[PDB]
RNA backbone atom coordinates (compact mmCIF):
# COMPACT_ATOMS: atom_id res chain seq x y z
O5' N A 1 -1.03 2.97 2.28
C5' N A 1 -0.76 3.40 0.95
C4' N A 1 -0.68 2.20 0.00
C3' N A 1 -1.94 1.34 0.00
O3' N A 1 -3.00 1.92 -0.73
C1' N A 1 0.00 0.00 0.00
P N A 2 -4.52 1.49 -0.46
O5' N A 2 -4.62 -0.02 -1.00
C5' N A 2 -4.56 -0.31 -2.38
C4' N A 2 -4.57 -1.82 -2.61
C3' N A 2 -5.82 -2.47 -2.04
O3' N A 2 -6.94 -2.30 -2.89
C1' N A 2 -3.90 -3.71 -1.48
P N A 3 -8.44 -2.35 -2.33
O5' N A 3 -8.63 -3.89 -1.90
C5' N A 3 -8.68 -4.90 -2.88
C4' N A 3 -8.61 -6.27 -2.21
C3' N A 3 -9.77 -6.51 -1.25
O3' N A 3 -10.95 -6.86 -1.96
C1' N A 3 -7.73 -7.19 -0.29
P N A 4 -12.41 -6.54 -1.37
O5' N A 4 -12.51 -7.56 -0.14
C5' N A 4 -12.65 -8.94 -0.35
C4' N A 4 -12.46 -9.67 0.97
C3' N A 4 -13.46 -9.25 2.04
O3' N A 4 -14.75 -9.81 1.86
C1' N A 4 -11.29 -9.41 2.94
P N A 5 -16.04 -9.18 2.59
O5' N A 5 -15.78 -9.47 4.15
C5' N A 5 -15.91 -10.77 4.68
C4' N A 5 -15.35 -10.80 6.10
C3' N A 5 -16.12 -9.93 7.09
O3' N A 5 -17.29 -10.54 7.61
C1' N A 5 -13.81 -9.60 7.32
P N A 6 -18.47 -9.65 8.23
O5' N A 6 -17.76 -8.77 9.38
C5' N A 6 -17.35 -9.34 10.61
C4' N A 6 -16.80 -8.24 11.53
C3' N A 6 -17.83 -7.14 11.77
O3' N A 6 -18.81 -7.54 12.72
C1' N A 6 -15.67 -6.23 11.40
P N A 7 -20.11 -6.64 12.99
O5' N A 7 -19.55 -5.44 13.91
C5' N A 7 -19.23 -5.66 15.27
C4' N A 7 -18.76 -4.35 15.90
C3' N A 7 -19.78 -3.23 15.77
O3' N A 7 -20.83 -3.38 16.70
C1' N A 7 -17.59 -2.44 15.31
P N A 8 -22.07 -2.36 16.74
O5' N A 8 -21.42 -1.07 17.43
C5' N A 8 -21.87 0.23 17.10
C4' N A 8 -20.87 1.25 17.64
C3' N A 8 -21.28 2.66 17.22
O3' N A 8 -22.16 3.27 18.14
C1' N A 8 -19.02 2.24 16.65
P N A 9 -23.14 4.46 17.69
O5' N A 9 -22.14 5.62 17.21
C5' N A 9 -21.42 6.41 18.14
C4' N A 9 -20.49 7.37 17.39
C3' N A 9 -21.24 8.25 16.39
O3' N A 9 -21.91 9.32 17.02
C1' N A 9 -19.24 7.40 15.44
P N A 10 -22.80 10.35 16.16
O5' N A 10 -21.68 11.27 15.45
C5' N A 10 -21.96 11.96 14.25
C4' N A 10 -20.67 12.53 13.67
C3' N A 10 -20.94 13.24 12.35
O3' N A 10 -21.39 14.57 12.52
C1' N A 10 -19.09 11.80 12.14
P N A 11 -22.38 15.25 11.44
O5' N A 11 -21.59 15.10 10.05
C5' N A 11 -20.47 15.90 9.74
C4' N A 11 -20.00 15.61 8.31
C3' N A 11 -21.13 15.74 7.30
O3' N A 11 -21.39 17.09 6.95
C1' N A 11 -19.89 13.77 6.91
P N A 12 -22.81 17.52 6.33
O5' N A 12 -22.84 16.83 4.87
C5' N A 12 -22.00 17.28 3.83
C4' N A 12 -22.20 16.42 2.58
C3' N A 12 -23.65 16.39 2.11
O3' N A 12 -24.02 17.58 1.43
C1' N A 12 -22.70 14.24 2.03
P N A 13 -25.56 18.01 1.31
O5' N A 13 -26.22 16.84 0.43
C5' N A 13 -25.95 16.72 -0.95
C4' N A 13 -26.66 15.49 -1.50
C3' N A 13 -28.16 15.53 -1.24
O3' N A 13 -28.88 16.32 -2.17
C1' N A 13 -27.26 13.37 -0.81
P N A 14 -30.23 17.08 -1.73
O5' N A 14 -31.14 15.92 -1.09
C5' N A 14 -31.78 14.95 -1.89
C4' N A 14 -32.49 13.93 -1.00
C3' N A 14 -33.49 14.57 -0.04
O3' N A 14 -34.70 14.93 -0.67
C1' N A 14 -32.19 12.92 1.06
P N A 15 -35.80 15.84 0.08
O5' N A 15 -37.16 14.97 -0.02
C5' N A 15 -37.35 13.87 0.84
C4' N A 15 -38.59 13.05 0.50
C3' N A 15 -38.49 11.75 1.30
O3' N A 15 -39.75 11.15 1.50
C1' N A 15 -38.23 11.31 -0.98
P N A 16 -40.61 11.50 2.82
O5' N A 16 -39.68 10.94 4.01
C5' N A 16 -39.38 9.56 4.12
C4' N A 16 -38.62 9.22 5.41
C3' N A 16 -39.33 9.77 6.65
O3' N A 16 -39.03 9.11 7.88
C1' N A 16 -37.23 10.77 6.40
P N A 17 -38.71 7.53 8.01
O5' N A 17 -37.13 7.54 7.68
C5' N A 17 -36.37 6.36 7.49
C4' N A 17 -36.80 5.64 6.21
C3' N A 17 -35.70 4.75 5.65
O3' N A 17 -35.51 3.51 6.29
C1' N A 17 -36.91 5.90 3.94
P N A 18 -34.06 2.81 6.32
O5' N A 18 -33.51 2.95 4.80
C5' N A 18 -33.95 2.10 3.77
C4' N A 18 -33.40 2.56 2.42
C3' N A 18 -31.88 2.66 2.37
O3' N A 18 -31.25 1.40 2.18
C1' N A 18 -32.84 4.59 1.45
P N A 19 -29.70 1.18 2.54
O5' N A 19 -28.90 2.09 1.48
C5' N A 19 -28.89 1.76 0.11
C4' N A 19 -28.24 2.88 -0.70
C3' N A 19 -26.80 3.16 -0.30
O3' N A 19 -25.88 2.21 -0.81
C1' N A 19 -27.98 5.17 -0.54
P N A 20 -24.40 2.08 -0.19
O5' N A 20 -23.69 3.46 -0.62
C5' N A 20 -23.33 3.70 -1.97
C4' N A 20 -22.99 5.17 -2.17
C3' N A 20 -21.61 5.50 -1.62
O3' N A 20 -20.62 5.21 -2.59
C1' N A 20 -23.22 7.09 -0.89
P N A 21 -19.28 4.42 -2.20
O5' N A 21 -18.50 5.51 -1.32
C5' N A 21 -17.96 6.67 -1.92
C4' N A 21 -17.57 7.66 -0.83
C3' N A 21 -16.64 7.04 0.21
O3' N A 21 -15.29 7.01 -0.23
C1' N A 21 -18.38 8.25 1.24
P N A 22 -14.16 6.29 0.64
O5' N A 22 -13.99 7.29 1.89
C5' N A 22 -13.61 6.79 3.16
C4' N A 22 -13.65 7.92 4.18
C3' N A 22 -13.15 7.42 5.53
O3' N A 22 -11.76 7.60 5.69
C1' N A 22 -15.29 8.37 5.76
P N A 23 -10.91 6.59 6.61
O5' N A 23 -11.65 6.65 8.03
C5' N A 23 -11.55 7.79 8.86
C4' N A 23 -12.30 7.53 10.17
C3' N A 23 -11.81 6.26 10.86
O3' N A 23 -10.60 6.45 11.56
C1' N A 23 -14.17 6.36 10.87
P N A 24 -9.60 5.23 11.85
O5' N A 24 -10.46 4.26 12.81
C5' N A 24 -10.75 4.64 14.14
C4' N A 24 -11.54 3.52 14.83
C3' N A 24 -10.76 2.22 14.88
O3' N A 24 -9.76 2.22 15.89
C1' N A 24 -13.04 1.85 14.34
P N A 25 -8.43 1.34 15.73
O5' N A 25 -8.97 -0.17 15.76
C5' N A 25 -9.37 -0.79 16.96
C4' N A 25 -9.91 -2.19 16.68
C3' N A 25 -8.93 -3.06 15.90
O3' N A 25 -7.88 -3.59 16.68
C1' N A 25 -11.12 -3.29 15.05
P N A 26 -6.55 -4.19 15.99
O5' N A 26 -7.04 -5.56 15.30
C5' N A 26 -7.33 -6.70 16.09
C4' N A 26 -7.90 -7.82 15.22
C3' N A 26 -6.93 -8.31 14.15
O3' N A 26 -5.92 -9.15 14.69
C1' N A 26 -9.10 -8.09 13.27
P N A 27 -4.53 -9.37 13.90
O5' N A 27 -4.94 -10.26 12.63
C5' N A 27 -5.32 -11.61 12.78
C4' N A 27 -5.85 -12.16 11.45
C3' N A 27 -4.81 -12.13 10.34
O3' N A 27 -3.89 -13.19 10.48
C1' N A 27 -6.90 -11.36 9.57
P N A 28 -2.42 -13.14 9.83
O5' N A 28 -2.71 -13.19 8.26
C5' N A 28 -3.24 -14.35 7.65
C4' N A 28 -3.64 -14.02 6.21
C3' N A 28 -2.48 -13.51 5.37
O3' N A 28 -1.66 -14.56 4.90
C1' N A 28 -4.40 -12.17 5.06
P N A 29 -0.11 -14.31 4.54
O5' N A 29 -0.15 -13.38 3.22
C5' N A 29 -0.58 -13.89 1.98
C4' N A 29 -0.74 -12.76 0.97
C3' N A 29 0.55 -11.98 0.75
O3' N A 29 1.46 -12.63 -0.11
C1' N A 29 -1.29 -10.52 0.95
RNA sequence: GGCCAUCUUGCUCUUCGGAGGAUUUGGCC